The RNA, together with DNA, has 360 modelled nucleotides.
Walshe et al. published it in Nat Commun in 2025: "Molecular mechanism of co-transcriptional H3K36 methylation by SETD2".
Method: electron microscopy, resolution 6.72 angstroms. The entry became public in 2025.
Ions in the entry include zinc and magnesium.
The entry is indexed under RNA Pol II Activated elongation complex Co-transcriptional H3K36me3 SETD2, TRANSCRIPTION.
The reconstruction used 21,738 particles.
It comes from the structure "State 3 MAP 3 RNA Pol II activated elongation complex with SETD2 bound to distal upstream H3".
Context: bound to proteins that are not shown
RNA sequence: UAACCGGAGAGGGAACCCACU
DNA sequence: GCTCCCAGCTCCCTGCTGGCTCCGAGTGGGTTCTGCCGCGACAGTGATCGATATCAGAATCCCGGTGCCGAGGCCGCTCAATTGGTCGTAGACAGCTCTAGCACCGCTTAAACGCACGTACGCGCTGTCCCCCGCGTTTTAACCGCCAAGGGGATTACTCCCTAGTCTCCAGGCA
DNA sequence: TGCCTGGAGACTAGGGAGTAATCCCCTTGGCGGTTAAAACGCGGGGGACAGCGCGTACGTGCGTTTAAGCGGTGCTAGAGCTGTCTACGACCAATTGAGCGGCCTCGGCACCGGGATTCTGATATCGATCACTGTCGCGGC
DNA sequence: GGAGCCAGCAGGGAGCTGGGAGC
Numbered sequence: 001u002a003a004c005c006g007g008a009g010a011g012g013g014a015a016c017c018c019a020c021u
Numbered sequence: 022g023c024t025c026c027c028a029g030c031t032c033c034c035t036g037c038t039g040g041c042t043c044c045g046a047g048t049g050g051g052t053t054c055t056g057c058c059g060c061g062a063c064a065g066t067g068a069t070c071g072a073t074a075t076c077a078g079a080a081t082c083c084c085g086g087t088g089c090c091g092a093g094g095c096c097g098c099t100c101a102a103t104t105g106g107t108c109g110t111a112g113a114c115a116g117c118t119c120t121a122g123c124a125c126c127g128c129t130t131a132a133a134c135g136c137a138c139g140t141a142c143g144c145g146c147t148g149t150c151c152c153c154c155g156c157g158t159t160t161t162a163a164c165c166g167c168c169a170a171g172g173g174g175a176t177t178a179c180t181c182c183c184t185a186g187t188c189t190c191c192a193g194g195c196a
Numbered sequence: 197t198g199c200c201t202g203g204a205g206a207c208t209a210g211g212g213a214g215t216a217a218t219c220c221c222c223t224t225g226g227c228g229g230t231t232a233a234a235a236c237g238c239g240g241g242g243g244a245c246a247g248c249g250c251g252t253a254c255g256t257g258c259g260t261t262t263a264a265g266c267g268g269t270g271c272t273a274g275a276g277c278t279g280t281c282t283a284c285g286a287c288c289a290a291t292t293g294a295g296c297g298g299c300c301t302c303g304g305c306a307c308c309g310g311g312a313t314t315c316t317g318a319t320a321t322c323g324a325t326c327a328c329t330g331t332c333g334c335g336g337c
Numbered sequence: 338g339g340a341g342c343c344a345g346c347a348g349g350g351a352g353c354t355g356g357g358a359g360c
Stems, first nucleotide, its partner, number of pairs: 013054009022360003026356019056337041098295099
C1' cells in the first nucleotide's frame, strides 16, 4: 500500500374407437 | 197456486297414452377434431389527351458559261479663266450721345401644392361569324419590234423701242 | 404744322426682245405576235368587333403656403449716328490652256441552267393525369 | 333402445233443480 457479476415453472380442450381387471 | 215427477245439468271417478329419466367401476392407449366471406380501402395499371420536336416539299443559294453594250481612254479644237493695270467707293475704325436693360426693394394676393375620397374608365378575357387569303383556271391587253408622217424646238439674222441714267422741280407724309 | 427728302417730267442712247426662216429631231399613230399578268371563283382559318367584369388612377374640393406681379429708384453697357480714308472689287485688253464633243474598245454584269441547301406546314411519339377496379382486409354472416 | 312412473284427456254414472203433472 488493492480485490467485477444475481433472472425463474413453460402449464390446453371435446368425440369416437380399441384395449385391461 | 200447491205439492211432487224427470231430463238436463254438474261434478265426480276411472282408464289409456304421451313424456321423462336412468342405464358398472376404474384403467391405458390411439387418432380427428376445434367455422366463413362481401363490401370497403389502397394504390398498381392502363388508357386517353395533347406538348414536344420529328419529316415533306416549295423556295432559294452557289457555281459556271456565254456574250454585249455602256464606261472609259484618246484627240481636235474653241471660249472662258488668267494676268496686268486703273479708278471709284464700301466698309473699317474712331468717337460722341442717350436709352433701354439689369439689379434691388417692399407689399399684396392670386396661383400652386398637398391631402382626402369616390367612381368612371382602361385593360384583360371570351365568343362569334364575316371576310380576306392561298390556289387554280381562263381571258386580255402590255410589251417588243418595226415603220412612217410631220410638227414644233432651236438656232440665226435683222430691226424697233423700252428702260436706265441724268438733271431739274416741287409737293406727301412723318414726327 | 415744318419741311425735306423722295417722287414726278423730259430727253437720249444702247442693247434687249420681237418677227421671220429654216433645219431636223423627236413625238404621235399604226399593225402584228407572244405571253405575262389581270380577272374570277372557292374553301377556310384567322381576326375584328361586341359584351362583361374588375381594380386603380385621375377627377373635384378645401386649407395652407409661396412666389408672381406691381410700383419706385438707380446705374451703366451698349445700340445708334456721324466723319476719314484706305484698301478692295468692278472693268477692259490680250492670251492661252482646260474642258465639251466625237470616236473606238473591251470587260463588268445580266440571263440561263444545273446542283445542292433552308424555310415552312403537318404529324408521330412519349409523358402525365385520371379513372379504375384487383389485392388486403375486417367485421358482418 | 327399453322400461316404468306422473300429466292430460276422454268416457262414464250419482245426485241436484227448473219446468211439467196432477191436485